Context: one part of a larger RNA, bound to proteins that are not shown
Formats: sequence, structure tokens, C1' cells
RNA sequence: AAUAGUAGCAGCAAAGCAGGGUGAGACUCCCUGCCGCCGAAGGGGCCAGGUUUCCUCGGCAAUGUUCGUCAGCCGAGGGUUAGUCGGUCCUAAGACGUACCGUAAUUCGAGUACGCCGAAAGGGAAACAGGUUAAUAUUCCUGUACCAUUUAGCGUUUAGUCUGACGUCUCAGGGCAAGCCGAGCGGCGUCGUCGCGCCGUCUAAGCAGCGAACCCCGUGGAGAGCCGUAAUGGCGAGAAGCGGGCGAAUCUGUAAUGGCACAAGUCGGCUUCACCCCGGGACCCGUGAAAAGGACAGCUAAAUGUCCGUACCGAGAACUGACACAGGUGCCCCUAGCUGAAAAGGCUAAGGCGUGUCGGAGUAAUUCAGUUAAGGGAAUUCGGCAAAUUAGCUCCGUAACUUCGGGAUAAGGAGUGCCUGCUGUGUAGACAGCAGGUCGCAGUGACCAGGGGGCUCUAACUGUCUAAUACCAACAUAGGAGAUUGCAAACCCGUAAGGGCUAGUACAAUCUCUGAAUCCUGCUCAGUGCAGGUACCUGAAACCCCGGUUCAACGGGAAGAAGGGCCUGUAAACAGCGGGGGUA
RNA sequence: GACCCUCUUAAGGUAGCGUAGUACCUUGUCGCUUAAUUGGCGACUUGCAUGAAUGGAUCAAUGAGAGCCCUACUGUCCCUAACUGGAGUCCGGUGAAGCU
Repeated sequence: AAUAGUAGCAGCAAAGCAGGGUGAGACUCCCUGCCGCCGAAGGGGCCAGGUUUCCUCGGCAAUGUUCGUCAGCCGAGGGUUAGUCGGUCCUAAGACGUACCGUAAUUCGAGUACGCCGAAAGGGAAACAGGUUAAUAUUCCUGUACCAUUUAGCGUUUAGUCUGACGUCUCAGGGCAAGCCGAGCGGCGUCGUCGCGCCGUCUAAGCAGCGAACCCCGUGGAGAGCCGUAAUGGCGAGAAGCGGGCGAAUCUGUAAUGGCACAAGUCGGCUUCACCCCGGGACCCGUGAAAAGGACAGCUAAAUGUCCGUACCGAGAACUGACACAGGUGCCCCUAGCUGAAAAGGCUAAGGCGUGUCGGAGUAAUUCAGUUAAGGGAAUUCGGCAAAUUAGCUCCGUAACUUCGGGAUAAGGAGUGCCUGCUGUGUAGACAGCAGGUCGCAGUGACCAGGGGGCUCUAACUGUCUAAUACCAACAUAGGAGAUUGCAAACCCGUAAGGGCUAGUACAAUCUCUGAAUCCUGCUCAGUGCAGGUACCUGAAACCCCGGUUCAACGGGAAGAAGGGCCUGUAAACAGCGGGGGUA
Repeated sequence: GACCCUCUUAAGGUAGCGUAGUACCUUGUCGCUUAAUUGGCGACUUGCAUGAAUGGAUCAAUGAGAGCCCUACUGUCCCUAACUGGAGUCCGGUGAAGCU
């Protein structure tokens, strides 16, 4: 090249249209409106990672699954400001360095000693609100604060304690961000009728003040028992009651002039998670870090506070998977109204989007995914695979069997909406219940939401597994049993130096088998294995003896370890538990 | 087909379970389940080739485990039909790959 102007640019989020612009050129870029998407994530914040993608201007050859005037693309320029935010500091598991020692040796090796590092989610000195830019802002500016060190003055230990500093589950009390309701005020919407709906009605740190529980101190004297709690509880080893001390979140004031259409800006109430404070209880064959730092004696003034990061994305286009990848990293941490148990699902805010980046057309078969389907109802099929049924809540009712815990939502029945008026419990939020009226085919009306039962096999159960064809009866498990070892042990690593088990010690560790419970687990020790004993047999080298060799090599002898033969024990060691014919 | 012997070169299968996830023969025999069942369950069992921590039997509860049955349900089927959205088909743009 053919394939071929073909597949793909559909399936998991079917999204665009009108009018007006810009431009040479417009489905695709901009504005307005309409119609939509996500709305416990597709929004918000930020780690790692990325590394300029951020902002502005200028472009459109390529990139972008189409186009493009657009852009995370291309080119040019700009952008990141810290005593208080992090790093920095501390130590964790655990590394690294030096020394020692080992090693043929080392850049190699365990331990010890001394150091040093190791957390941007552990510990931790301190700052807030507002404004400002195109892009930075607890960093710049305004206002109002705070911390640390050094210095100078004013004064000094209480010293060693406390704090830092801690698990899981559960619950009370108090507070509060968010949320909700009523009134006033100020806007916007609606206005066929009505008078509703929405938005706003603000306010930081710092500083000062109060202080619930717990705990403690002083009185008190309580039992034929009293006082408490949500609950557990407490009490002559001193209850209740009465005084005091210590001591929170938060609230109040101040900061109060800042921002707001210099528009209002004033009030009350309810609730409160998923956040803060505080206290109780329960559980553990599990016990839940350390160190820096801080507090306990500091007050006033001046000076100092270096270094690094800081833009932006943080993902259906900024990371990673070769990609603008339906995966993964991250759902990591957050989230408004109604329904509702709810963060489910549905419908809506805010915010983000119409880029899960091709369009047009509306006409075949076929196909992916759905809706419905007469009569039959598993006749289909290996098999009810797939689909359908049931489905919320309340009440009634619930079998065999069982380890007495359960089976169990067993099964099987009834109710459920709306409106009107109420009752009870409760401090309240609310929750529960009643009477009457009433509409529909249908009241958990959508959404959401078990089909049920019987008999067997198997594994007891929760758990684990072949990442990418096997989620099982396999693995594990608790339980049961056996074995080794008294610790300078058993078992195991290392060439060594030295280590694991072990910061351990037999109700321990290690090594195996079986595999909850219940009823049980018989016979065989001939073989193999293991252990013990070794009377005797066998059994290497060295030593010794003999011979040989001017010496040796060498040949014999004696003695004889471990091991073996041999004997004994042991099967919850490996294993085994058999053939033929006369007799109801 | 129990019981004396054997063959016993250690012993000769106890309790149980049994055609089993183990049974070759085999679709074993019988009973329930069906019109009919190489099925399931129950019993029997001559166990080719079960059996006690190579654990035996059994089992409540549990199980995305494996079979069978009843009920309900249904487009699984008789036997397909209509309809919905996405593809396909036709148009514009973009634009590969694999066999040779």
C1' cells in the first nucleotide's frame, strides 16, 4: 500500500434551543433568557504527586477523538512576601555514623558503647477580622493583639512534682457551628385571584468577668434503714443536710469601627448533629508510646526573631496507569431544604457545569439496554440460568428441631392515604393513641424495599484464598492429643564476631497431628521410624605391642568410641486390620 | 451362614456408617415422590476398594457451597408481538488496525 474514507468518535452522566455579538470563517468562542446535569458529590478543603498547568495579552501548523475565533495547546510577558501557617524542634517503629570485634579482605557482618537521624495526619510558644491584586495573602495594608530569646533594671525557688500523656465499647449533663419558627425592618420575586415565597437584618482574635461536673476541706450525726443515678451505686472506715475552696466549654462586656445598596442593621424562641467541655459505667489470657516542651515567681523597658515552602491542580483533562484513559491514588476530610430511620433513593439550594468534547437525519433488517403482554404457567433448560414474585412500619401469630443461646422477619393473617376535632406521656423537641367525615382500581400509591417452606450431602461457626478463568467441601479456627526442653535448655540463624525465640521460663516456648459441641475412639510393635539398654558380635584413626624397614613406607595383634547387629518399649508414630470347603 | 481347623509367615475390622462426594458390577432391590424420574429421600446392603484424632458416627446455628421437592412467580417456554432510548442504516466532519 490494500484493508478504507472503512472501524471508532453510542452503552457507565441521551443537552441543548432562541435572540444578540465577535470574526475572513461559528452546532462548537462570549452575553441574556429558556431548558437541563451533579447536588453526603461532579460542590468545598487539602496530602502525596505534578511542576507553571496559575494570570494577562497575542495566535491557531500541530494537540483537543468533529470544528474552533476557544483552550491545561502555541508564543510573549507577569505572578508565590510570614516571629504567629507549615517545615524547622521532640521522640516512635526503625535506620545511619564512629569505635570495638569478626572476616583472606571489604563498600561485608550481629552485638555493645557513644552519637545522630527518623512524623508537612503523633507531641508542639505565639494572630485575628477587614481590605487590597489580574494573578499572593492568618504572609502585603488598616485596626487591634500575642509569643520566644538576649540585654538592662526591679525580685527570686515550692524542686522535684504535675503536665505533655494516651485503648475499645457505652451513657448522662452542659455548651455550640449548622438548622428551624414568630415579630419588626430593608430589598427582590409574584400579582388571572391571593398574600405569600426568597434574601438580608452582621461583628474576629485579644483583654476582663462569672463558673457545671469531679475532687478536696469544715460541720453534721443517718438504720426493725436512709440517700442517689440514665445505669452501676453510697453510707459510723461517717449518708443526707449545711458552709468553703478548687475548677470547663461556652456566655456577657470590651475590642466598636470594620464591612453592608452611609438598606435595614432591632428582637425573641426551638433544636443541635457529625464539634467542644465534663463526668459515669463496662471489657481485656489484649492494658492501649516516648521525648522535647510547658506549669509551679515573675514585672517594666528596648532590641532581635535568620533559613526553606507558599502560584495553581489535587482529579470523568493538571497525580498514576504510554492518553484530556469509565481504573487507581482520595471518599482522604467536609457538606443546606423536603420526604424519610437515615449521609438510602427521589426532588431542590449554594457551588460547579451543558466538555463523563463529534454533529445531522428520523427509515430497513439486526443489535445493546429497557417497558408491556392474552390464555397456559417450568411444558424451557444440564440446571428456574435470566426474569418475575415478596418488600417499609404497626399489631396478631409463629412449627420441626435445638448445643436451650436459637430456629425467628420462621410460617401465616390484619391495618396503613386525606380531612375535622381531640386524648395521653414528656421540661421540651417530639412520640403514642382515639373518634368522626371522606376520595381512588390502588394510601410503605412514586422512591425505597426479604419471596417462602420441606428433605439430604458437606464444613461446626465469623474469618482466609489461586491480583488476571477455581470464594469451595480447600486454608484457618477454638477444642482434643502427642512430642522436646529446667534455661549455659529445646528449637533455629551466622564463616565468625555474635544472634532469633527472649524485656520470655513448663497453666512456657518450640515441634507435629486432628479440627466446635455431643456419643466415642477397638485389635496389631511382625515391617519402617523413634526412644532406651548396650550381655555378646561388628566397628576408623591415634596410642601401645609384634614383625619388617641400618630409618620409613608396610603386614599383623591388642584395645575398642559413636553407629549398627541384638534385646525391650512405643500406634492420638508412619501404617495394617486377609484367602477356600463340611453344619436351621 | 454363624461354628471346630485352616491359609494365619504382627493381628484379622470393635462401636458405628454403608450402592456413600467411597459401590466396578450399576440405571443394584424395595418404598415415597412423577403420567413417566440413570434423580432426590428412606430402607436393604455380597463394603470391586468403609471404619474410628490416616479420626468414626452425628449434629442446633451458620453458608453467594452441592442435589431434590412443594408453594408463589413469571416471555424460561408454547410463540412471539408492540413499544422506549442507544447503536446500526443514510448525510457532514474526523479517521486507524488486523489476514495479503
Molecule: 23S rRNA, nucleotides 1350 to 2038
Organism: Methanosarcina acetivorans